[PDB]
RNA sequence: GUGGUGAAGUCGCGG
RNA sequence: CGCGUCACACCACC
Numbered sequence: 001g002u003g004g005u006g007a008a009g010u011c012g013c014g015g
Numbered sequence: 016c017g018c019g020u021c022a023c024a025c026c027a028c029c
Base pairs, nucleotide, nucleotide: 001028002027003026004025005024006023009021011019012018013017014016
Other pairs, nucleotide, nucleotide, family: 010020cWW
């Protein structure tokens, strides 16, 4: 880097 | 409320 996963972090976009 | 980045952690992969 990429993928998976993790009630209570940030942005964006829409409602 | 939904979706999409990011951050954090653990696991995994060229």